[PDB]
Context: bound to proteins that are not shown
DNA sequence: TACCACAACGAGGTACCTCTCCACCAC
DNA sequence: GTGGTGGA
DNA sequence: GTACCTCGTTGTGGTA
C1' cells in the first nucleotide's frame, strides 16, 4: 500500500 | 373592456424477476 | 481510423 | 415519417 454497469424494447410476479 | 375559446405545459403506482440489444462514414 | 455530422 | 390519452391549470389573442 488496490478493488469491477447506461439505455431501450418485450414479457411476467405481487 | 371582462368573459372566453384555444393552445401548451404538466402530472398521471409501488417493488421485484426473465430475455435480447445497442452511430455511421470512409480516403 | 479518425475526424465529422444533417432531414422523410 | 409521423400524427391515435386525459384532465387540469395557465396564459393569450378575440368579442361585447
Nucleotide at each position: 500500500g488496490u478493488g469491477g454497469u447506461g439505455g431501450a424494447g418485450a414479457g411476467g410476479u405481487a

Keywords: Antitermination, RNA polymerase, Transcription regulation, Antiterminator, Transcription termination, TRANSCRIPTION. Solved structure of RNA with a sequence from Pseudomonas aeruginosa, together with DNA, 65 nucleotides shown. The 2022 paper behind the entry is "Structural basis of AlpA-dependent transcription antitermination". The entry has 5 different proteins, among them DNA-directed RNA polymerase subunit beta', DNA-directed RNA polymerase subunit omega and DNA-directed RNA polymerase subunit alpha. The entry also models magnesium ions.